[PDB]
Context: bound to proteins that are not shown
RNA sequence: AGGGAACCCACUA
DNA sequence: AAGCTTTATTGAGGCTTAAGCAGTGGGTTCAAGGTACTA
DNA sequence: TAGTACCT
DNA sequence: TTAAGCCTCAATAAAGCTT
Numbered sequence: 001a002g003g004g005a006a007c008c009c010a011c012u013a
Numbered sequence: 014a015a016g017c018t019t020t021a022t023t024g025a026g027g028c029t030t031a032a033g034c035a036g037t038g039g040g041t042t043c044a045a046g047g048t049a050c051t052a
Numbered sequence: 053t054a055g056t057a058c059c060t
Numbered sequence: 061t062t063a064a065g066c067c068t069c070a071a072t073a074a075a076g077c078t079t
Base pairs, nucleotide, nucleotide: 005042006041007040008039009038010037011036012035016077017076019074020073021072022071023070024069025068026067027066028065029064030063031062032061045060046059048057049056050055051054
């Protein structure tokens, strides 16, 4: 003694 | 007289809103190039 | 004159 | 991507006003 978001895709039951 | 005119029903068109749950993982791009201007 | 900070 | 609602136009018809 813990500085990411969004989207896309693939997948699990 | 029969014409004129006004407020309640219909039918189609437009708008809005919704479309399963819970998990992994990776990959990319955001944040980008012209510029107008100086010491 | 080459070069860096800013406009959109 | 589509499927069902609601809302809002144009179009009508008894019925009262005015011949």
This is an experimental structure of RNA, together with DNA, with 79 nucleotides shown.
Rfam match: Trans-activation response element (TAR). Rfam 15.1 lists 48 matches to the family in 20 species. The literature on the family includes a 2003 paper in J Biol Chem by Kulinski et al., "The apical loop of the HIV-1 TAR RNA hairpin is stabilized by a cross-loop base pair". Gene Ontology terms of the family: RISC complex and miRNA-mediated post-transcriptional gene silencing. From the family's description: This family represents the HIV trans-activation response (TAR) element which is known to be required for the trans-activation of the viral promoter and for virus replication. The TAR hairpin acts as a binding site for the Tat protein and this interaction stimulates the activity of the long terminal repeat promoter. Further experiments have shown that TAR acts as a miRNA that protects against apoptosis.
The entry has 13 different proteins, among them RNA_pol_L_2 domain-containing protein, DNA-directed RNA polymerase II subunit RPB1 and DNA-directed RNA polymerase II subunit E.
The entry is indexed under Pol II, Super elongation complex, ELL2, EAF1, TRANSCRIPTION.
The work is reported in "Allosteric transcription stimulation by RNA polymerase II super elongation complex" (Chen et al., Mol.Cell, 2021).
It was solved by electron microscopy to 3 angstrom.
The sample was in a buffer at pH 7.4.
The depositors describe the entry as "Structure of active transcription elongation complex Pol II-DSIF (SPT5-KOW5)".